[PDB]
Molecule: 23S ribosomal RNA
Organism: Escherichia coli
C1' cells in the first nucleotide's frame, strides 16, 4: 500500500479497520 468491511456528514466528502 491494500479487494472489502465499520462511522458520520454538507452528501462535496472526510475518519477508523485491513
Nucleotide at each position: 500500500c491494500g479487494a472489502g468491511g465499520c462511522a458520520c456528514u454538507a452528501c462535496g466528502g472526510u475518519g477508523c479497520u485491513g